This is an experimental structure of RNA, with 598 nucleotides shown. An Rfam search finds the family "ROOL RNA" in it. From the family's description: Firmicutes, Fusobacteria (1 example), Tenericutes (1 example). Released in 2025, the model rests on cryo-EM data to a resolution of 3.1 angstroms. Primary citation: Kretsch et al., Nature (2025), "Naturally ornate RNA-only complexes revealed by cryo-EM". It comes from the structure "ROOL RNA nanocage (env-120)".
[PDB]
Context: one part of a larger RNA
RNA sequence: GUUUAUAGACAUAGCCUUGUGUAUGACUGUCUAAUCAACAGUGCAAGGAAUUAGUUGUGCUCUCAAAAGGAGUUAUGUGAAGGAAAGAUUAAAUGGAUACAUUUAAUUAAGUACAAUUACUACAAAAUCUAUAAUGACUGGGUAAGUCACCCGUAAGAAGGAUGAGUUAGUAGAGAUAUAAUAAUAUCUUACAGUUCAACUGAUGUGCAAGUUUAUAAGUAGACGUAGUGUGAAAGACUUAUCGCUAACGCAAUAGACGUUAUCUCGAAAGGAUAAAAGAAACCAAGAAGAUAUACAAAUUGGUAACUUGUAUAAGCCCUUGGUAAUACCAAAUAAGUUAGUUCCUCAUGAUGUCGUGGAAACAUGACUAUAAGAUAAGUUGAAUUCGAUAGUAGCCCAAGAGGAAUC
RNA sequence: GAUUGUGCCUUGAAAAAGGUGGGUGAGGUCUGUGGGUAAAAAUUAAUUCCCAUCUGGUUUUGGAUUUUCUUCGGAAAAUUGGUGCAAGAAGCGUGGAGUUGCUAACCAUUGCUCAGACUUGUAUCGCCAGUAGCACGAUAACGAUAUUUAUGAAUGUUGUAAGGUGAAUAAAAGCCUAUGAUUUGUGAAC
Numbered sequence: 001g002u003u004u005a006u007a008g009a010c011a012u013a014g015c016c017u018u019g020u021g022u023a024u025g026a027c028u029g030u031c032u033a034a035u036c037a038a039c040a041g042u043g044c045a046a047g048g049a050a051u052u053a054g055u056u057g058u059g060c061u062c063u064c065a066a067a068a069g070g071a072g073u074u075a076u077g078u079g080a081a082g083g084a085a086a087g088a089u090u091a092a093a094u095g096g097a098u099a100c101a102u103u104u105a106a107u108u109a110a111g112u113a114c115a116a117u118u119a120c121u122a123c124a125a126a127a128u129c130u131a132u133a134a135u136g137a138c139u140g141g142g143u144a145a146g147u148c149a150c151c152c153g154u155a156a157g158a159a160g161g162a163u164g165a166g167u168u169a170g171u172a173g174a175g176a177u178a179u180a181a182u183a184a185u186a187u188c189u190u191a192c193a194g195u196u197c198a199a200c201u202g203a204u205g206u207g208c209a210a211g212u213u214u215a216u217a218a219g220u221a222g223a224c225g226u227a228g229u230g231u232g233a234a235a236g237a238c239u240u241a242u243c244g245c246u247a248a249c250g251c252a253a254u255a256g257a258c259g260u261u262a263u264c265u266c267g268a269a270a271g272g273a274u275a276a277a278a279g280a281a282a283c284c285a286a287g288a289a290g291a292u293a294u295a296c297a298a299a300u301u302g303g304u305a306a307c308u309u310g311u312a313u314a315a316g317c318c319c320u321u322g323g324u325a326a327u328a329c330c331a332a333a334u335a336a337g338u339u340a341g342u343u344c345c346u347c348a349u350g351a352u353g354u355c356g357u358g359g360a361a362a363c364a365u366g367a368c369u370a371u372a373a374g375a376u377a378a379g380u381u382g383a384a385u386u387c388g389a390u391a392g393u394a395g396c397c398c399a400a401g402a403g404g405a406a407u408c
Numbered sequence: 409g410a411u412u413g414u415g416c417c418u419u420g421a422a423a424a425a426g427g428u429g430g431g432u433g434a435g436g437u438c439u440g441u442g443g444g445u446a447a448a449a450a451u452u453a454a455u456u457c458c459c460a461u462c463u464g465g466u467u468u469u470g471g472a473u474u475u476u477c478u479u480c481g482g483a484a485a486a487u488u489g490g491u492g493c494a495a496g497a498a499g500c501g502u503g504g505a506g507u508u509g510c511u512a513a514c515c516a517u518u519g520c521u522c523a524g525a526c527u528u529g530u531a532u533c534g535c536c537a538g539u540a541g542c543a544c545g546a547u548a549a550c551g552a553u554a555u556u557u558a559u560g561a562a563u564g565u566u567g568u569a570a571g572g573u574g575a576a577u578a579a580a581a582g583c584c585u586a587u588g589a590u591u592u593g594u595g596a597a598c
Base pairs, nucleotide, nucleotide: 001598002597003596004595005594006593007592008591009590010588011587012586015048016047017046018045019044027041028040029039030038049206050204051203052202053201054200055199056198057197059073060072061071062070063069076193077192078191082114087108088107089106090105091104092103093102094101095100118172119171120170123166127163128162129161130160139149140148173190174189175188176187177186178185179184207568208567209566210565212562213561214560215559216558217557218556219555220554221553223451224551225550226549228544229543230542231541232387233386234385236381237380238379239378240377241376242375243374244342245341246340247339248338249337260276261275262274263273264272265271282324283323284322285321286320287319292314293313294312295311296310297309298308344404345403346402347401353368354367355366356365357364358363382408383407388438389437390436395432396431397430398429415428416427417426418425440461441460442459443458444457462538463537464536465535466534473485474484475483489533490532491531492530493529494528495527496526498521499520500519502516503515504514571584572583573582
C1' cells in the first nucleotide's frame, strides 16, 4: 500500500451532482455607452434524470381523375364461440269466366348476410447485464507546485436504462347455446398481429411524516329495534299449449276520339240519316330487345379526363308482348284455411235457445241447458295471508239475483 | 211474542227425548283463561316474576282439637273454615183443571235469572306441564347505530436547509435512527 469486520470523530438544502457548510456570499432590481463601487430586496443559484403537454419532418391506413391537397394513427387486418330472413322451384287441398289466386309441407337461397372480444389480484422483486456529468486519485510539462494537458468499469465515478415480465394460472364483468318466456342451473368463448422513428421547446420537492375521506377482514359496548332462524302444501298473481265461440280477410281490368268507303236526303253552297270494315287514347297482367344511371377494362396521349367500343350491376321513369268475356229483379245457392278478439269462487233461477205434445192459424203447454260462450291441462313465483283458537261468530242479504275475492 | 218439514247435531236410543229458518262469510286480538308488579329521578317494559282459575300427568297431602302402641315423631275418631263448579229451594214464563166471564189458590214440564244470601254434594288449599303448518332457538338468533385493531386505495390538506425528540409566545452546543471516492484505533486475509 491492497481486501474485509468492530469501536470513535466529522459531515447532511430537491429523485441526483457541484457551490454556500453558512440563516449568509452568490442571485434579482435601480443607475451607466459599458464595467466596478454604492443603494433596495432575497434563500436558494447552475445542470441532469423521470413523468406530462405542444410543434416540425418521416413511417403506416383511408380519401382525392392526374398535378396541387385533406383526415386518422386507444387507426386498421385476420381468426372465431355461434348463425338468419325475404325471394324462387316442386307437390297436395280448396276457390275463380279466363290469365291465375289462397293455405300448408319439402327443397333451394346457405354455413351466405350479421356477430361480443374488457377489468382486477397473486407468483414479483431479489438477482444479472450496461452508459454519462461533477468531485477525488494517478501520470506529464515550465513554476512561486495555483493553472494547463494525458490514461482505466480491459488501474475509475450518481440518479437512470435494458432483462427478470410469462401462464387455458385465480376472481369478476360481458357474449353464445339448451330447458317456450320470466326464474334457476349447466356448458362453451372473451384470440393473433398492428398502434413507427428522430429532433426542438413549456411545466411539476416526484421523498419522508401527520391529518381527512373510502373499501375489505377480525373484535368490543348499550334502557337501539323485532315472538327470530330453517323448511313444505294451498290460495292469489303472471305466461303458454290443445279444443270451441264471434268478427274480418280469402284480390285481374269491363274502353272507342278524329277519319275512310258505300247508300239515302237537301234544286246550288253550308249540313243531316243509315250500314260495313278499321282504329289513336285509356285501363289490367306478365317481361327486359332498346333507351337512361353507376362501376371496371381496352383504345388515343409525354400524362390525366371527355368522346368511342366491350363487360357487369341496379331501377321499371322510359319501352315490348298479350288481354279488356259477362242484361235486371224474385226464388234457390254462396268454401278449405289464415289473422285478430274472448274464460275468478260458492249458492239460487231456467229463455228470445233446443226437443216433445195440442191447435185451421196467431199461439198455448211440459222437460232440459249459463256452451245463455267458454272448457281442460302445464310452467314460474321475493314479501305478506291460510293450513291453531275466539267462530261457521259478527256484518250484509232472502230476491231474480245475493255474498266474497281480484294483495305489497 | 210464538211457529217453520226432510236433513243435521246431541241423548234417556238402539227405538223413538231435546236443539236448529236459510245463503255467504271476515277484521282485530291471543305464548290455556283473568288480574297485578319489576330498570336509574321521570317515562316505558313479562312465554320467563306474583295471585286466582281450567285441563292433563304424578302422589301419601288445608288449619286447630280429641283418643292411642307418640311401632317416638307415626295411626284412629269426631267437630269447625276459605275459594270454584253442579244440583235443590225461590222468582219469571207456558200448560192442565175451574169461573156466568176474569184473578187468587191447587198440580205438571221446558227455558231463563239480579243481589250473588240459604240447604246439599263434589273438587281444591302438595309437586310438574300447557300456544302459533312442522322442526330448532328465545341469557339465543337476525337488523341498525357507535367504537377499536390490521391491510389496501384516493386527495385542489399541513409540516420539512430535521426522519423523530426538549412540547404552551419562543427555544438547545444534548439523545435515538438512517446515510458517507472523508478520517483514526484494534483484529482477520495479501